Context: one part of a larger RNA
RNA sequence: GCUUAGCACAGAUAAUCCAUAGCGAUAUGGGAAAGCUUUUGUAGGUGUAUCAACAAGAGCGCCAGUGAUGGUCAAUCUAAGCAAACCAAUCUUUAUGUAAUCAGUAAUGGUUACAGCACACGAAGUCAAAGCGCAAUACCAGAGCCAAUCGGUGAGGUGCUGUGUCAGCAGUACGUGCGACGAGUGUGUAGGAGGUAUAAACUGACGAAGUUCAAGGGUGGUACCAAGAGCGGUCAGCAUGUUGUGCAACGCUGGGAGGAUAUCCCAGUCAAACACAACA
Numbered sequence: 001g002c003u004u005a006g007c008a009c010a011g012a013u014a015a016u017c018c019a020u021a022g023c024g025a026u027a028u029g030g031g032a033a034a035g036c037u038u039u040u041g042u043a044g045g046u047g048u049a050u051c052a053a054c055a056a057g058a059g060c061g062c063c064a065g066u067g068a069u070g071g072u073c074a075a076u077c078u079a080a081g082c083a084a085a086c087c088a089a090u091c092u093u094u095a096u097g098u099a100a101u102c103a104g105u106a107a108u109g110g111u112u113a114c115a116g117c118a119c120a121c122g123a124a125g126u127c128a129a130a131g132c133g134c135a136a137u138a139c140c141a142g143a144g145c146c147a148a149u150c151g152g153u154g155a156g157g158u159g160c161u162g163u164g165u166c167a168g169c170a171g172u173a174c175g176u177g178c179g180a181c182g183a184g185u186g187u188g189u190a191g192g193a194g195g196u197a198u199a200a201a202c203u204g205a206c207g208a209a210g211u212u213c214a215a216g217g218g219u220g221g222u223a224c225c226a227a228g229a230g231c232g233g234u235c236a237g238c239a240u241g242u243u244g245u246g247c248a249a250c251g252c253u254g255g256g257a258g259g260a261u262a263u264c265c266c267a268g269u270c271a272a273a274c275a276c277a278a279c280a
Base pairs, nucleotide, nucleotide: 001082002081003080004079005078017030018029019028020027021026035060036059037058038057039056040055041054042053044051062071063070064069091194092193093192094191096115097114098113099112100111101110102109103108116189117188118187119186120185121184125181126180127179132177134175138153139152140151142150143149157174158173160171161170162169163168165260166259202237203236204235205234211230213228216225217224240280241279242278243277244276245275246274251269252268253267254266255265256264257263
Other pairs, nucleotide, nucleotide, family: 001239tSS009010cSS016068cWS022025tHS035210tSS043052tHH045050tHS046049tHS065068tHS089197cWW091195cWW103228tSS103229tHS104107tHS109228cSS110227cSS128171tSS131178cWS137154cWW141151tWS164167tHS173175tHS179180cHS181182cHS210231cWW212229tWW218223tHS219221tHS247273cWW248272tHH249271tHH250270cWW258262tHS
């Protein structure tokens, strides 16, 4: 926030000067906003102390007063209550991961370092894809010859392509005749989408700026930025329950198929939320 019952409560008081009225001396009117840090003393509490809170001062920004010169304070509220979305943040998907440091307990963030991926170009291949002509690695049970076979099977499997949820498969030889791009150099890039449980009085932001805390960027060095969290001002918003129903999901159990650690179907249950009425 928002439903229900109650003191509240209108322009405010005051501030300075001014305006005006006043011969004048004198009167009365006319927008005040707003954040923090320190010093003094006292309950409460503490065995007694330590420490919250309470009442006074002081310093910064800020506003008021035509200028001089001043301020800050009282500002809200009880009870049955609902306490919700939102989305900080989770998982999934995708072009993110480690360290150091500075705020903030933690989360959350900001600046550098080395990593990962895309883009423009050196010194090269490999038959990788793509579409036609060749032939058949490395190992090594058994069966060669005896000058040194067949096959079988990856050690470090290997090296690209379609993949596949994995195991598996094939284009496919451990090499060729063609014509297609991984890595090297420099640059850039780093972040977007889907809902659900923990939580909970607010989340989301941007240009208002008041307080900050503050590395690093700049910088010979200063200046300046201070990033980046928090605390106060802005704009959005959702916000009284009870009962009766339509409606999905979502989650649990048991069966199956599936080569299964994936994936689909069936059967019994079941949250939430969404939508329409009555009640208070």
Description: Solved structure of RNA from Streptococcus agalactiae, 280 nucleotides shown. It comes from the structure "Streptococcus agalactiae GOLLD RNA dodecamer". The structure was determined by electron microscopy at 4.72 angstroms resolution and released in 2025. The work is reported in "Cryo-EM reveals mechanisms of natural RNA multivalency" (Wang et al., Science, 2025).